[PDB]
Context: one part of a larger RNA, bound to proteins that are not shown
RNA sequence: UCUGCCUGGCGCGCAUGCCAGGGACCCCCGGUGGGAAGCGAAGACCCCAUGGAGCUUUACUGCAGCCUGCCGUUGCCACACGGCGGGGGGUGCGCAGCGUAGGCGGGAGGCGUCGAAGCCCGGCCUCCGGGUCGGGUGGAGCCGUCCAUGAGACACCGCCCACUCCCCGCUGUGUGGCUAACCCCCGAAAGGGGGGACAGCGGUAGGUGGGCAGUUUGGCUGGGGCGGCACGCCUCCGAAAAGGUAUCGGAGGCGCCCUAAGGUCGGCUCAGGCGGGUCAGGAAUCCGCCGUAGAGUGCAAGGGCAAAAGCCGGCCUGACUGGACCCGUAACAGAGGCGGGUCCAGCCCCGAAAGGGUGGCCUAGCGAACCCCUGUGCCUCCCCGGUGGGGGCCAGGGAUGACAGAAAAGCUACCCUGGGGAUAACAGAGUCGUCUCGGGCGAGAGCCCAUAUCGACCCCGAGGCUUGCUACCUCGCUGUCGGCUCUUCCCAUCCUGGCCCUGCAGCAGGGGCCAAGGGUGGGGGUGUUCACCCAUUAAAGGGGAACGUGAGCUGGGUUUAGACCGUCGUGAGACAGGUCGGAUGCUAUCUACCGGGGGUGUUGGCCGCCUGAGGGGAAGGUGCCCCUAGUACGAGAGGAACAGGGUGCCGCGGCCUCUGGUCUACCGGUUGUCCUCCCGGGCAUCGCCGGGCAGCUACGCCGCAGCCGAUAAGGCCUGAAAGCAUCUAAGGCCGAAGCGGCCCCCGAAAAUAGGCGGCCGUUCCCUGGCGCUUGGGCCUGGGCGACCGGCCCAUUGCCAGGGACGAGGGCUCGGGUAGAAGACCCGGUUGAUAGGGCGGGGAUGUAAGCGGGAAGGGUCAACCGACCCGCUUAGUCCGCCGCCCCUAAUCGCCCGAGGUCCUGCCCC
Numbered sequence: 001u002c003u004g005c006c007u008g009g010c011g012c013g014c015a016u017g018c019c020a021g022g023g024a025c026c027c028c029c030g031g032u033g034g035g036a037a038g039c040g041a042a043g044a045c046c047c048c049a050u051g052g053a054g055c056u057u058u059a060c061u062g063c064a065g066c067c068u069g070c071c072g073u074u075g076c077c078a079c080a081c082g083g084c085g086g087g088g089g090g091u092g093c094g095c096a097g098c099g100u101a102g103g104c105g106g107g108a109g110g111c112g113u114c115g116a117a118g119c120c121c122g123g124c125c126u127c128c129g130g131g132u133c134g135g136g137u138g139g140a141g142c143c144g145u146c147c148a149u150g151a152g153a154c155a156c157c158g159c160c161c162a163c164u165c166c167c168c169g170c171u172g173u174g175u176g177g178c179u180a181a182c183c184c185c186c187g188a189a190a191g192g193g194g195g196g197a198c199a200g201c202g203g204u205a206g207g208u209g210g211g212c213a214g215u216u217u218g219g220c221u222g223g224g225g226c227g228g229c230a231c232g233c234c235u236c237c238g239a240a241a242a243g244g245u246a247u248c249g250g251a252g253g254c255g256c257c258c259u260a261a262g263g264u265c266g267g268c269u270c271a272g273g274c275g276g277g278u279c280a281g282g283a284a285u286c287c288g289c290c291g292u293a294g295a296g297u298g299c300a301a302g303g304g305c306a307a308a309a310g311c312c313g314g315c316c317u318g319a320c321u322g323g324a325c326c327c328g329u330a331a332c333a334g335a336g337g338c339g340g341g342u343c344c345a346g347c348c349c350c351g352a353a354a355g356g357g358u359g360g361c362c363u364a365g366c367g368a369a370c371c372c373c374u375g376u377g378c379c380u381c382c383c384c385g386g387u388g389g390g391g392g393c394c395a396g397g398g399a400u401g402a403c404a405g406a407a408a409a410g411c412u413a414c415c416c417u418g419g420g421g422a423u424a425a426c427a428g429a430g431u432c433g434u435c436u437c438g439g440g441c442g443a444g445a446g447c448c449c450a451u452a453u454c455g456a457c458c459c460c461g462a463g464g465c466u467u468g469c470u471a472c473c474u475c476g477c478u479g480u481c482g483g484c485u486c487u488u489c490c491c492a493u494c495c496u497g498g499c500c501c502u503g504c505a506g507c508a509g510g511g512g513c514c515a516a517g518g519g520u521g522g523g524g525g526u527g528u529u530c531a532c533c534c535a536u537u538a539a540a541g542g543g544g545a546a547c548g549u550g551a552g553c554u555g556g557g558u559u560u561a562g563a564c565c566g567u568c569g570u571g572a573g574a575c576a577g578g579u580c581g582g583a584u585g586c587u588a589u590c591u592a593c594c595g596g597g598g599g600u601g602u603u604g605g606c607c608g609c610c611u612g613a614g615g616g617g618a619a620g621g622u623g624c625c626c627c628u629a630g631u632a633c634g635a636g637a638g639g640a641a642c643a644g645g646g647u648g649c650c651g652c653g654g655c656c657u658c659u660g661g662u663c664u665a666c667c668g669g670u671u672g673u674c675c676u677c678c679c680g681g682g683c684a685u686c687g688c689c690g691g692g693c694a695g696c697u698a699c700g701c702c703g704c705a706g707c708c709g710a711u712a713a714g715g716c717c718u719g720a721a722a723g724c725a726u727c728u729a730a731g732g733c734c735g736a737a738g739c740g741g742c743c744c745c746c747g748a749a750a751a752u753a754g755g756c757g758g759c760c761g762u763u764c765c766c767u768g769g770c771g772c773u774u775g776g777g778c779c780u781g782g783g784c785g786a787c788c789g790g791c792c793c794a795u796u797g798c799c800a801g802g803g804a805c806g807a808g809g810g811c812u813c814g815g816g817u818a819g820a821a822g823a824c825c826c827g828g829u830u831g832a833u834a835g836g837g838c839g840g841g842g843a844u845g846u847a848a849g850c851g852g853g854a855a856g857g858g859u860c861a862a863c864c865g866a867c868c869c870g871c872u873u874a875g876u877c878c879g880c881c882g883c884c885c886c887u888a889a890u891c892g893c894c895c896g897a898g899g900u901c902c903u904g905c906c907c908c
Stems, first nucleotide, its partner, number of pairs: 002017001005022005025599008034591003038586002046420004051416002053412004059215005065208009075178006082171005088165004102160005109143001111141001120135001123132001125131001183194004218231001219229002227248001232254002235251003255403001256298001257360002263315006270294001272290005296305002299365001301363003320346009348357003371398005377393005428472001430469002433467001435463006444454002480557002482554003486548001487545001489543003494519003497514006522534003562580001564578002566575003604760007614746004620650003624646003633638001651704005659698004666691005671684005707741003714734004761900001764802002767800005774794006781788002808895003813827004833888003837883004841878004850870004856864002
Other pairs, nucleotide, nucleotide, family: 002016cWW003016cWW010015tWH013428cSS013472tHS014427tHS029820tWS033034cHS033588tHS036551tWH047423cWS056571cSS057059cWH064209tHS081172cWW087166tWW092161cWW093129tSS095101tHH096152cWW097099tHS099152cWW100130cWS110142cWW110155tSS115140tHS116141tSS117138tHS118137cWW118138cWS119136cWW119137cWW122133tWS124131cWW124132cWW126130cWW179196tWS179197tWH180197tWS181196tHS182195cWW187190tHS209211cHS215408tWS215409cWH216409cWH217410cWH228230tWS234252cWS234300tWS235301tSS238247tHS239246tHH240245tWW254365tSS255366tHS257261tWS260317tWW262316cWW269308tWH271291tHS278284tWS279281tHS293306tWS295308tWW299364tWH304309tHS308310tHS318347cWH318348cWH318357cSS329338cWS343358tWH351353tHS351354tHS367400tHS368400tWH400405cWS410572tSS420475tWW421424cWH421425cWH426474cWH427473cWW429470cWW432434tHS432464tWS434464cWW434466cWW441457cWW442456tHS443455tHS445446cHS445450cHS446452tHS446503cWS449503tWW450455cWS452510tSS463492tWS464466cHS479584tWW485549cWW488544cWW493495cHS493515tWS495538cSS498713tSS505637tWW506632cWS506638tSS514712cSS515737tWS519539tSS520541cWH521535cWW521540tHS525531cWW527556cSS536540tWH537539tHS549552cHS555584tWS561582tHS563579cWW569571tHS588590cHS596821cWS596822tHS600749tWH602753tHS611748tWH612747tWS612750tHS613747tHS618620cSS619651tSS623647cWW627643cWW628642tHS629641tHH630631cHS630639tHS631640tWH632639tHS634636tHS656697tHS656698tWH657700cHS658700cWS663694tHS665692tHS693879cWW698699cSS698700tHS710738cWW711736tWH713735tHS717727tHS718728tWH718730tWS719729tHS720726tWH721725tWH722724tHS728730cWH748754tHS749751cHS761897tSS773797tHS783785tHS783786tHS804898tHS805897cWW807896tHS811892cWW812828cWW812891cWS814833tSS818823cWS827889tSS831889tHS833885tHH836884tWS845874tHS846872tSS848872tHH849871cWW854866tHS855865tHS858860tWS858862tHS
C1' cells in the first nucleotide's frame, strides 16, 4: 500500500494474504465498539554515546572579593632599637696547680731612677675562683728555666676565637609629636573643621576564596550499579595426542629477593626407613645397612637435573664494553617498549687444560614521546676571537599498576538529545531449577495386618498456574495492577448425577473412578490479585484468554513534576522505607458481530401456504418439606432408602388484568407576579404540592417436563486361551445431570439452489424468395428402427419489410396492533380507517353566577367580609368503545411481459 474471513500450523517465537480446512452472492442503513499489535509519540522507564545542560562539593584548574608584605604616592622632629662599618675598652675556675694555663708561633729572658716589692684605702667586674685598677707609704727587686700538666707560662711580642659595653659614620625597622601632600565635612567663594604620611589610589607578591566559570568523574559486565577486575603479567588445565584457541573459565601466584642464592673449578650424594649408641621420649651428635630421586634447587606451578644445576670448599666478580643476527613480544600475519638465544671484536676471571662466563636451570619480578638530573667523550650557539651560560649526539636514572602512558569528584523523579529491542522494567515465546500435579519402589505405622488409611529414603514423568533463567520479539508509545462490567474455554471436579473400596452399622466420613450439562454467592478489613474472618449455603473448586477486559468504565495502588518524617549522605541529593496530593485524548476508512433495508442467482414471471438440510440452546438448574418413619440399622444416642406429593430460590421467556412505579393526557390546591377587578390565563423551562387513565414497566403476575436410543465409569452371562476358574479373549444383558432424540428458536442463497394450489405472458399482414427447410399418413425392395425411393395433405412453417397486447407489483390516500430511514400491518366508499356530533365507559372532585349563613365593625342602616352551604353525584377532561358516512379515505402515476437461445424424452 490493498483487501469478503475464520481457525490452527508456520513464521522476527503475539498472521486476512504462506500451508491445510471450513464458511462465503452484492450493496446500503443504523448500533457497539472485538480486531486492523487502528490514529495522536522518532518511549519520559532502561542502556549506550570519550552528547548536552542545571545543581553540589574538603574533585581538577582557573577567576572576582577579602586579608596581608613591598614599591610609588610619601613630608619634619624626636625616641628607642636591629645590622654593618673604625678605632676602642673590662672579661677567660679541663683536672694536677706555685694558680682562674682560652689558642697557636717569634720566643727563657724580659721587667725594674725607661722607678720594684710589700704595707693602707678608693672605683671594679665577677665562678664572692680570684684579677684588674686610680690615691698614697715606699724604695730596689720580681719572674721561669726548673717540673708537674693530654697541651706552658700571670717572661715578653703579635693576631685572634668568648660575652659584653660604648662616642662616632651608614642603614633598616617600632612607637609617639607635627603639618605641607592626599582624603572625609561645612561653605557659591573666601576660608575653616576632623584626621594625616595611617588611610585612600596605582603596581606587584602570598594566602584565603564553588561568590563566579570551564570541565571531568574511564573501561570490563550474563542490561546496569554495589561487589569483583579475570584491565599488566606467570604456571597446569580447560585445549579436541603438531600449532592456534575464548568466557566475572578450575588451582594458585609476581610485581621482589640475591653480589652469593652469580661465575668457574675440585671433592661429594640425598629424603625416609633398619639395626647398634645417648635420652623419660626426643633432639643435635655417632657407626653400619637399605634407599633412582619421595630431597634439594629463594619464591606459584609445571618442566629440567644424582660421578649434578644439588651438597661442601677455594678462588673470583662477564649483573664488563662494542656492535650484530635471530626469536619472542604480536604463531601463521603488520606491532612499540621490553626480554632472550646465538656470534664476532676488546678487556678480565676461573680452571692444569679442554673449555666456560652475553647474571641467578627454565618459564613471573613489565614501563613510551616529551621533560629533568647524571656520566663520558665529541659537535655547535646568527661578522669574529675569548669568557660565562646555552643547544645537540649517547647512556643511566626519576612516572604514568586504568600497567602501547589524558593531568580529573558526585546528583539529576527539573532533565534534555542522539540512538538501541545489538540491552533492563512490562507482556508474549523458549525453558522449567522453583511451582503444580502425577507415577514407580516400598522402609515403616495402622489392633493383629506395607498398600482402608498414613508413608520416609530414593527414583521417573506431565503441565505451564508461581518464581527464576533467557534476550528471540517490541524502546518513530502491542498503555501498569487491582477493581468493575461482559463473554468464551480447560479439568488434574467443590456440588449436583452415575459409581468402586473402606478400619463401609446408621446417620457422617476418608480414599479413588466417570463426568464441564448446570451451579460455584453475600458481606467485614486491605489498593490488593492471594489471604484473614462472619453468617449463610448443596457447594460457596482451581486455571487460561494483550499476569482476559483503559480507541468500556474506575483510577485507589505502582514509578513524574508539591510536601513531610526516618535512615543515609559534607553537600547537592537518594530510598520498590513510611506518608498526603497529583489529567485518563479520537467524529469508524477497512473488518467483526447485532439488528434493519434494496436487489441479483435458484434457467420466463408472480400471489399465498408449507417442508425441514442444517445452525443455536441450560431452559431449565438446584434445594427444602410431608408422606415413607421415629421405620430399616443401633445397646442407646441417633437415624436412612425406593416411591408419591406440595413449595422455595437461581436462571430463562411472555404478560400489565391484580397490586407497585410513572404517567409535562387531565383535574384540583397553592406561593410570587402580570392582565383594573371578576372569571379565564402566562412564566418561575413539569412553578411547588395532591390525585391519576391509556401505555411502558416491577417492587406485580403467568409459564419453563417426562420418556426412548446409543454409551462411560461400574455390575454381570456364556465362555475359552490356561481340560478348571474367569465380566472379554469373541459373542451377549444393564448401566450418567453427559451424547442423540424429545422440546424451543431460526431456517428455499440447503448449488441435490425445494414442495403445492392459483393467477399470467402463451400474436397479424402485402409483396418477393425457400420447404421429405417443418410436420403427418400410405406402398414396395433394403433396414430391428431411424432412414433412401414411389404415392397423398397443410387454413401451414421459415427468411426479409411494417405491425399487437400488458397478469402481477409499487408510488398514492386514511391509520396503526408497526416502526431510527426504509420495512411491517390494516382499511380505501363493494367502506366505519381517521375526525366530527351523540351516547356508553373512565380521570378529577364541586366550576362560573347567584341565594343564604359567616369571626366582627358601623349612624349595629346602605353594608366590608376570609370562610361555609344550596344550586351541583356539579363543572372540566379522555390516547377507549358504540351509533352514525357528515367531513376526510380523492385525484392520479409507474415498473413489469411478449411458451422462451439451443437440446433431448411423447405426439403434432
The RNA (23S rRNA, nucleotides 2142 to 3049) from Pyrococcus furiosus has 908 modelled nucleotides. The entry has 63 different proteins, among them Acidic ribosomal protein P0 homolog, 30S ribosomal protein S5P and 50S ribosomal protein L30e. Keywords: archaea, archaeal, ribosomal, 70S, kink-turn, protein synthesis, RNA, RIBOSOME. The depositors describe the entry as "Promiscuous behavior of proteins in archaeal ribosomes revealed by cryo-EM: implications for evolution of eukaryotic ribosomes". It holds a match to the Rfam family "Archaeal large subunit ribosomal RNA". Released in 2014, the model rests on cryo-EM data to a resolution of 6.6 A. Armache et al. published it in Nucleic Acids Res. in 2013: "Promiscuous behaviour of archaeal ribosomal proteins: Implications for eukaryotic ribosome evolution".